[PDB]
Context: one part of a larger RNA, bound to proteins that are not shown
RNA sequence: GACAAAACGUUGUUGCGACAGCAUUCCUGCGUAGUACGAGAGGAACCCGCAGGUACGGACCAAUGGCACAAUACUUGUUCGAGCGAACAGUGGUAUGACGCUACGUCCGUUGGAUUAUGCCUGAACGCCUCUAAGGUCGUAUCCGUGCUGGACUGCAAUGAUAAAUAAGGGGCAAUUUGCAUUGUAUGGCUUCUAAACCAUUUAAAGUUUAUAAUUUACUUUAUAAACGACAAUGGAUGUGAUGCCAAUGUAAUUUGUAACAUAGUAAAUUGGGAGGAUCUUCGAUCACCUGAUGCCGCGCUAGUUACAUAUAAAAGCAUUAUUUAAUACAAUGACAAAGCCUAGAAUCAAUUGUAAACGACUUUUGUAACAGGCAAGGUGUUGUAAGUGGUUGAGCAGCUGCCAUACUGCGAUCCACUGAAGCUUAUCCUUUGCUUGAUGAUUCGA
Numbered sequence: 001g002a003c004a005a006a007a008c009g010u011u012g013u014u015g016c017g018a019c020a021g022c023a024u025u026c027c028u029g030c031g032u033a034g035u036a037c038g039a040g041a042g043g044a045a046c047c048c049g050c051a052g053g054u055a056c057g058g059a060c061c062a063a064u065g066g067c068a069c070a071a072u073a074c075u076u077g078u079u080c081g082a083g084c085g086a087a088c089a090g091u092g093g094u095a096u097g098a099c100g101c102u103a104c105g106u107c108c109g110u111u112g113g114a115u116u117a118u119g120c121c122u123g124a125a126c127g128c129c130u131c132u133a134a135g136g137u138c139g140u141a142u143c144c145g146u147g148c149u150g151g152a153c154u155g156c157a158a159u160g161a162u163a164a165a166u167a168a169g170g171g172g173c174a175a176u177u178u179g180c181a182u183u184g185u186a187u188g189g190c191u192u193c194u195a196a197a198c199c200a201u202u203u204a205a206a207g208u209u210u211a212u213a214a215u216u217u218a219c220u221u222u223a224u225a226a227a228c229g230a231c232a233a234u235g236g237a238u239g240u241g242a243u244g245c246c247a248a249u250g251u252a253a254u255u256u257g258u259a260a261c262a263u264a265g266u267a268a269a270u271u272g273g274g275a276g277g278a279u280c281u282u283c284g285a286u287c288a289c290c291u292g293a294u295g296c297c298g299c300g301c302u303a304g305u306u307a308c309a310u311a312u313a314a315a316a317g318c319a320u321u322a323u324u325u326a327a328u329a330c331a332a333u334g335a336c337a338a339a340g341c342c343u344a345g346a347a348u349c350a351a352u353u354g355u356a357a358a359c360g361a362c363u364u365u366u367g368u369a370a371c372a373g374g375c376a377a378g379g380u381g382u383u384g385u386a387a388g389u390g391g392u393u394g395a396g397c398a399g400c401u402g403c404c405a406u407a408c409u410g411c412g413a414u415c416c417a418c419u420g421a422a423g424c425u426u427a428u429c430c431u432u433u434g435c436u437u438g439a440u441g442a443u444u445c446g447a
Base pairs, nucleotide, nucleotide: 009162010161011160012159013158014157015156016155019150020149021148022147024055026053027052028051029050030049037042056109057108058107059106060105064103065102066101067100071096072095073094074093075092076089077088078087079086080085111145112144113143114142119137120136121135170343171342172341176340177339178338179336180334181333182332183331184330185329193239208227209226210225212223213222214221256309257308258307259306260305261304263303264302265301269294270293271292272291273290274289276287346444347443348442349441351365354362371438372437374435375434377431378430379429381424382423388418389417390416391415396411398409399408
């Protein structure tokens, strides 16, 4: 991570859990404890209960610790005339050191069943007796689930939008409906077929039932009487809501059409309301049942017996099976031009986030505003007091000295004031009625 598979596309979101892995470990202190137990000496650190740690494993960076931003300061050597501020010493060294990572740091590690070992019931063999032979109970740091971890690449479910926009049409319900086509069925109507349907079980005397008398939610429960007494039967069909292959009164690679009698007796349609159902399933914005109402197409009628008429059938073939059919019926699929209904997605790439990462991928993103991004500002940090300017701050020193006090002019590490300042601030900080700016690319996908 593609295609197809498709027990019903696409894409997105949301989920299930098949299956595989599997983990928590041990001690000590308190406690049971100076007790049980012991003549004593001693003595259950013993389950309930409690706290801590260990070992293992997985997380998390707040503190604390570790690292260096080549951040900020300081410092050396050199270079930039000096200075500021830097550059070079392949991160110059040194002190501090954040967004961030990470330690030695800290936080978190479930709960049952089955049953082994084993202790046991009831009870024969063996009148008896016995944990066992039958039947039956508890029971491991085990095992297997719960739990924990991957997540069946497409195994499956749920749900959403379902386009493309009109000068267009596209898709969708198409399960459709028509010419027509494809394909399966039945294949000589049909020489088929069936998602109603023999329980609910311990079970080998175990057991399927009916009815009367009781009983019930339960073919459940009780007494009487019988019964298919694992027979042969039964196992195909009672086709068990009595199918078919019937309808067809000529049942058929035509359809039968049309008359009567009397018996049994059939039904065609529509709408509303109230409640119900769905475990991998052929449409859970679906299909029922019941109840009421509306009217009237009379559309069908079937079986029995009986009338009337006829096409297929006479498929040449006497060797008819052989190359071995299809009108039709039912079910699915199709789509040329056209026709009849409905509705107007997004995915991915670019650009973007950092919660993410070798690259794909993951997670975020983009409506002149919930905006998004780049700043400046403010908060928050980090370092530790900037430049510049003023001061005899300042051990001191040079050089000129008066008609008299005297001094001043420069130099001077460092100090002080401006200055808890200046710089730096997260890119993977926080924040913003501040500023400006962006808002204008590509492809592909259907039931």
Released in 2014, the model rests on electron microscopy data to a resolution of 6 A. 28S ribosomal RNA, nucleotides 3524 to 3970 from Drosophila melanogaster: 447 nucleotides with solved positions. The work is reported in "Structures of the human and Drosophila 80S ribosome" (Anger et al., Nature, 2013). The reconstruction used 134,500 particles. It comes from the structure "Structure of the D. melanogaster 80S ribosome". The source organism's lineage runs through Eukaryota, Hexapoda, Drosophilinae, Drosophilini and Sophophora. Rfam match: Eukaryotic large subunit ribosomal RNA. On this family, see Yusupov et al., Science 2001: "Crystal structure of the ribosome at 5.5 A resolution".